[PDB]
């Protein structure tokens, strides 16, 4: 380095959730 | 419900960082 696995709060895409606006 | 905003909370896949195993 690579494949795999492991490691609360990193990144991307795509979702979930809460509160709050609006329709 | 839909759209949006905000939010050191969940999911999937890919990546980053650290560890384990093999090559």
């Nucleotide at each position: 380095c690579u494949u795999g696995c492991u490691g609360a709060a990193g990144u991307g895409c795509a979702c979930a959730c809460a509160g709050c606006a609006a329709g």
HIV-1 subtype F genomic RNA: 46 nucleotides with solved positions. The depositors describe the entry as "Crystal structure of HIV-1 subtype F DIS extended duplex RNA bound to paromomycin". The 2008 paper behind the entry is "Binding of aminoglycoside antibiotics to the duplex form of the HIV-1 genomic RNA dimerization initiation site". Crystals were grown from: MPD, MgCl2, KCl, Na cacodylate, pH 6.2, VAPOR DIFFUSION, SITTING DROP, temperature 310K.